[PDB]
Context: one part of a larger RNA
RNA sequence: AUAGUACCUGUGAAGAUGCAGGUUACCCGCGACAGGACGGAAAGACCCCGUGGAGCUUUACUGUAGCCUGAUAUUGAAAUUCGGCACGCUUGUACAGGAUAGGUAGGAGCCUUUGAAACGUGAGCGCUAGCUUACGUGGAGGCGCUGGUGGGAUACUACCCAGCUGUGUUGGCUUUCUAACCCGCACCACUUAUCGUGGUGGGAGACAGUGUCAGGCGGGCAGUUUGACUGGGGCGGUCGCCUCCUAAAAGGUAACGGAGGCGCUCAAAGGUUCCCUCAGAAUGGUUGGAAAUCAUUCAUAGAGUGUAAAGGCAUAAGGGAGCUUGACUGCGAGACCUACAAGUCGAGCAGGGUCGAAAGACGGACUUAGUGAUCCGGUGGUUCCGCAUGGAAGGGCCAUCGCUCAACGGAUAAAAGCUACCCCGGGGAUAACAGGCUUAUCUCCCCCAAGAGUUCACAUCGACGGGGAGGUUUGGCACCUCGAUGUCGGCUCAUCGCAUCCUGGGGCUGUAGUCGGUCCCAAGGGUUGGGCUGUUCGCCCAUUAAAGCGGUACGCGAGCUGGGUUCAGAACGUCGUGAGACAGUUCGGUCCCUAUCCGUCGUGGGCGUAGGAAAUUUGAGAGGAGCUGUCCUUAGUACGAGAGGACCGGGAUGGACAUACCUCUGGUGUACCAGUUGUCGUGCCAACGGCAUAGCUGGGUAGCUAUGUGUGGACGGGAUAAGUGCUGAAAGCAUCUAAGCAUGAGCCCCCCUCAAGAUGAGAUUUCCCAACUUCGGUUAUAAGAUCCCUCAAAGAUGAUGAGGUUAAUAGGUUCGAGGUGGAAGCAUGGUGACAUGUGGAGCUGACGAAUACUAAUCGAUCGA
RNA sequence: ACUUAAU
Numbered sequence: 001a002u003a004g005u006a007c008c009u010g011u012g013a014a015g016a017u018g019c020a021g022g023u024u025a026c027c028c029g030c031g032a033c034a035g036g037a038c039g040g041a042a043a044g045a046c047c048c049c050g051u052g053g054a055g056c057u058u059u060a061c062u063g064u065a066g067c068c069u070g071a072u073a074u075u076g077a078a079a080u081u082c083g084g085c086a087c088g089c090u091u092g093u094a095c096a097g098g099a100u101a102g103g104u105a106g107g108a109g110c111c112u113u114u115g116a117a118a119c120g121u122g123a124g125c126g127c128u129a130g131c132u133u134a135c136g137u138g139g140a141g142g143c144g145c146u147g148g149u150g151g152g153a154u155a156c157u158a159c160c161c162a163g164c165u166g167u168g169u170u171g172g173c174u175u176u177c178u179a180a181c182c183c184g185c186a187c188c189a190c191u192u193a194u195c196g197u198g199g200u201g202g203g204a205g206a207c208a209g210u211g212u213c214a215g216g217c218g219g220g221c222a223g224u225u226u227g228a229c230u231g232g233g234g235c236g237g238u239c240g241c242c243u244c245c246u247a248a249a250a251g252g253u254a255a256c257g258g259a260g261g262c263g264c265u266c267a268a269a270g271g272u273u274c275c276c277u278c279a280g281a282a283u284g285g286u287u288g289g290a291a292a293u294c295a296u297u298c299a300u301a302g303a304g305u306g307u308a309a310a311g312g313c314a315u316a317a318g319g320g321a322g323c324u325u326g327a328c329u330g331c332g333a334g335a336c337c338u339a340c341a342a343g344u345c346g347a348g349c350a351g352g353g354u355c356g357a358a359a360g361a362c363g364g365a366c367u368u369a370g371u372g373a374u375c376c377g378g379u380g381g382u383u384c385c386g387c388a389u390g391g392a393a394g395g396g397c398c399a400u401c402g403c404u405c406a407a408c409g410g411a412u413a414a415a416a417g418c419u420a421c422c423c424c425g426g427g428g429a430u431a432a433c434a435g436g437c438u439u440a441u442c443u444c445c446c447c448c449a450a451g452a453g454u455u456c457a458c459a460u461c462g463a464c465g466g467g468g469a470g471g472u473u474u475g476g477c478a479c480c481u482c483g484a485u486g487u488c489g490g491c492u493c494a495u496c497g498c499a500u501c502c503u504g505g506g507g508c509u510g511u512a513g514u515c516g517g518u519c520c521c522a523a524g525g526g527u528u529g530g531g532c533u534g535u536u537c538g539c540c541c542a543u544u545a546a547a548g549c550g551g552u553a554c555g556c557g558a559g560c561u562g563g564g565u566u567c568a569g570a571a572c573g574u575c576g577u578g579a580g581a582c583a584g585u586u587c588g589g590u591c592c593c594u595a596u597c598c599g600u601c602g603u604g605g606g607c608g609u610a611g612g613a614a615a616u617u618u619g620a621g622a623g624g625a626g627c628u629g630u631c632c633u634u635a636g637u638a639c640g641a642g643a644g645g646a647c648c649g650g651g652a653u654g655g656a657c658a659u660a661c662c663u664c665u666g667g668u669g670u671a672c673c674a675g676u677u678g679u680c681g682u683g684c685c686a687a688c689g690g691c692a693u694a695g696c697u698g699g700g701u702a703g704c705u706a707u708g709u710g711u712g713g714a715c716g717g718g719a720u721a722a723g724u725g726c727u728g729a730a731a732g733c734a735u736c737u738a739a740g741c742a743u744g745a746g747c748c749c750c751c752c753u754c755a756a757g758a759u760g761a762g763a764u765u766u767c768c769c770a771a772c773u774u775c776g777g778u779u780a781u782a783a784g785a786u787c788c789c790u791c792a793a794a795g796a797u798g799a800u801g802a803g804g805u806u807a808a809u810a811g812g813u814u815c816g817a818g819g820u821g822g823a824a825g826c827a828u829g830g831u832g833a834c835a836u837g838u839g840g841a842g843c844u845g846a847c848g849a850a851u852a853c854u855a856a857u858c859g860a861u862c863g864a
Numbered sequence: 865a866c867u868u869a870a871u
Stems, first nucleotide, its partner, number of pairs: 003017001006023005026606008035598003039593002047427004052423002054419004060224005066217003070213005076177004082171001084169001086167002105157002109143001111141001185201001188198003227239003240262006263408001265365002270324005280298005304313001307370001309368003328351004334345003340409001353362003377401001379399004384395002434481001435479001436477003440474001442471001445468002448465001451461002488563001489561003493555001494552005501526003504521003508517002528542005569587004573582003611768007624752001628655001632651001639644001662708001667705001673699001677695001717748001723743002726740001784861001787803001789801001811851001813849002817844002
């Protein structure tokens, strides 16, 4: 999804209308119920996952608004007054000029009448030599590229490897000011304006604002990130490499299987030539920490080997000595390992060497752990490129570095949390309930014993104890269901088991006796009212014959509630920087569905069944009912040295629960029955009728009812289960049995009540077709439907009482029963009110009787 | 309607 859509046991993706084997069931409706169709509804909101998202927090990462405060542009003047710099001779040993000057640029020159000289002397002070040098005597000398018996080299320009002033700018401190600018400062116009503009007066003023640049703090705001594995996830542990078991004699081989190591060390612990060879024991030996130090007998290597393991080593690969650095440069036929990138071993060939006399041996270490790409960055060579050409910084190549990748094939070398507002995409690939497997755990049933028990093992218990099983309730596993199998207690209603609470049988006793202890057999029926807790569970008060233990999706929410708990609010405690959390509390918090199929409880239509009908029945087979307690003997007998107290027999008895009738009695209710009464509106007094829940109050006919009245109930037969009994052998004694031999209940069946021939076949009585017929069928027949009055029946159908007499229903007339004194008249009484009948009156529903008045009083249909 | 049995 199409449907001709049963149950039970099983099977199966481990809970079947549809599969197997059976059992049951004629066809089709209407009314009712809610057990199943893992019912409908919403691509589960719980749980996990996605290098999916959103919100919140913060000392997560990276930014940024912002705040702080700077540097410089805007940005004038008056002065206080610090430093910057151009303008002047020497000076330094060096011998030289000439008498021991200065870097040094020039210097056939120049100073000089632009006063040069020696030196007593002046600046410097110099192997105290006088030079640039000047001044007063006095007055031609002093000087120089070139001369300079030095190296350039002080005549002067131009002068410097000081001490100073000042002129001319200027950087820079310190206050004052105005003239620009500034004022949500005060007056006048434009104008009419609290805009504006602007001057008139005051204020503060070259401040600060504003631009560019930089340092700071900043969940105020933004973008992001916050691993994986995992017997669900979280917490916890781990993540690379080496060695060994598991690993099943090649190699390989898993788990959150079982054990240990590493992230180095050594210029010798490397190379090569020699040599050389025990821990321990025993032996003895000056202190003997016994032994270390000392010799002898050994002494299988057990010694030992830097680093764990394994595999190997006296060819030593272990322990000493010499010389040394092969702990070299290019390479490599070929092979192992392997997804790749990586990793491993190598003969031998070149070159240049160390040890050895020589052959020869040597490309680190007895072997296998001791790192990690690429990119970027940094040191040095180069016979590479290098921009037109050329150097050249920079690339390329060869050698060599460093930090980080330990989540160790490394997201680029920068990165935390809470959701309880949480969203979307998925999953029974994976959790929480229920089912399935298992049975450690759990409930129980068996098996074997020192002894206590005065003591006697076994009356009572079983010590240390260990052992087999059976049934699956806290857990293990993850097989159905995440395009939903939706809920704990309680309520309503059940149905099975026995592993027995009561009742029923029995027996054992360390039962004097009732008491009791203790067992076995027995599954029909019964098994409670409250106080406290949401409670399961649990403690308490009263009873009872008794107040069992379990299964059924821990039975039952398309039957109910909603107290507990998993929802948005809030208080407290604890713990968090915080967002929040805990599992602690406490108050408050929306429970959907008109029933299709199967199922169940009721009630009809169709057809059937060898002539058609009406009425009585039989009963194959179903269902329902089996429970309990008082008073009376017995008996105060047994028994009790004391007080305490056996069992056992009759009818009956009148009870408690639960069943099923019914309304005569006590009661309930009575919505077309009689009476009392308050408000109001209409017809106007009153009397009626309407509305106030039937207005309210007091009674109550029939029907329907409990709380009322009746009835029933183990069982009305014996007989069976551990048990108690009889006689009797193997096993000659013995023996409840072995063949045989009886019982003891709640066992049977009986009985009791109800339904029953769709029991796919069972009767009996009466009625009707004498034909017609092709008895294929037709008409009449017996009879049933149609219609109409109805109720003792009823959702509707159906089932009863009736249809022209007659009493089905209605009217009328009388009762019964109900409620209680109508009107009209009379008599009062002040009047409200009474009397009082020749008035238990008048009224009256569904009860009853009788009755013709109104009606069911015609007639067709079907049928041998 | 088949069949045996009668009667």

An RNA structure (23S, nucleotides 2045 to 2920) from Staphylococcus aureus, in which 871 nucleotides are resolved.
Cimicata et al. published it in Mbio in 2022: "Structural Studies Reveal the Role of Helix 68 in the Elongation Step of Protein Biosynthesis".
The sample was in a buffer at pH 7.6.
It holds a match to the Rfam family "Bacterial large subunit ribosomal RNA".
Released in 2021, the model rests on electron microscopy data to a resolution of 2.73 A.
The entry has 23 different proteins, among them 50S ribosomal protein L23, 50S ribosomal protein L15 and 50S ribosomal protein L19.